The depositors describe the entry as "Crystal structure of hMettl16 catalytic domain in complex with MAT2A 3'UTR hairpin 1". Shown are 29 nucleotides from a PDB entry: RNA (hp1x-RNA (29-MER)) with a sequence from Homo sapiens. Crystallisation conditions: 0.1M Tris (pH 8.5), 20% glycerol, and 19% polyethylene (PEG) 10000. Keywords: RNA methylation, Methyltransferase, protein-RNA complex, m6A and n6-methyladenosine, Transferase-RNA complex. The 2018 paper behind the entry is "Structural Basis for Regulation of METTL16, an S-Adenosylmethionine Homeostasis Factor".
Context: bound to proteins that are not shown
RNA sequence: GGUUGGCGUAGGCUACAGAGAAGCCAACC
Numbered sequence: 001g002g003u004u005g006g007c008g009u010a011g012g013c014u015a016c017a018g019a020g021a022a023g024c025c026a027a028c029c
Base pairs, nucleotide, nucleotide: 001029002028003027004026005025006024007023
C1' cells in the first nucleotide's frame, strides 16, 4: 500500500439529496 469482517453521524453539534462519509478497531497479504 491492499483485501476482508466489525464499529461509526438520533442534529443538548449550523444542516449540505447523509455518501455506511469522516474516522476508529481487528486480521490477513